Source information:
Entry title: RNA complex of WT1 zinc finger transcription factor. Shown are 29 nucleotides from a PDB entry: RNA. The structure was determined by solution-state NMR and released in 2021. It was solved together with Wilms tumor protein. The entry is an ensemble of 20 models. The work is reported in "RNA Binding by the KTS Splice Variants of Wilms' Tumor Suppressor Protein WT1" (Nishikawa et al., Biochemistry, 2020).
Context: bound to proteins that are not shown
RNA sequence: GGGCCACCAACGACAUUGAUAUGGUGCCC
Numbered sequence: 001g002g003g004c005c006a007c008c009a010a011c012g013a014c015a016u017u018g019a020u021a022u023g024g025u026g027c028c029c
Base pairs, nucleotide, nucleotide: 001029002028003027004026006025007024008023009022
Other pairs, nucleotide, nucleotide, family: none
């Protein structure tokens, strides 16, 4: 300066359960 994911904590859209949202910690150069 850029790439890649997971897990945990917040989030509010309610026909609908969301063709909806943020953060932290991490790993590779």